Shown are 25 nucleotides from a PDB entry: RNA (RNA (25-MER): THE COMPLEMENTARY RNA PROMOTER OF INFLUENZA A VIRUS).
The entry is an ensemble of 31 models.
Park et al. published it in NUCLEIC ACIDS RES. in 2003: "Solution structure of the influenza A virus cRNA promoter: implications for differential recognition of viral promoter structures by RNA-dependent RNA polymerase".
It comes from the structure "SOLUTION STRUCTURE OF THE COMPLEMENTARY RNA PROMOTER OF INFLUENZA A VIRUS".

RNA sequence: GGAAGCAGGCUUCGGCCUUGUUUCC
Numbered sequence: 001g002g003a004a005g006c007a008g009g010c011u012u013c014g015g016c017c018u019u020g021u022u023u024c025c
Base pairs, nucleotide, nucleotide: 001025002024003023004022005021006020008017009016010015
Other pairs, nucleotide, nucleotide, family: 010016cWW011014tWW
C1' cells in the first nucleotide's frame, strides 16, 4: 500500500458509497 469483514447513510427499498471501524499479505 491493497484486500476481507462490521457498522453508517441514500433510496424509488432491488441496489449504491465512503467518513468511520477490525484484521490480513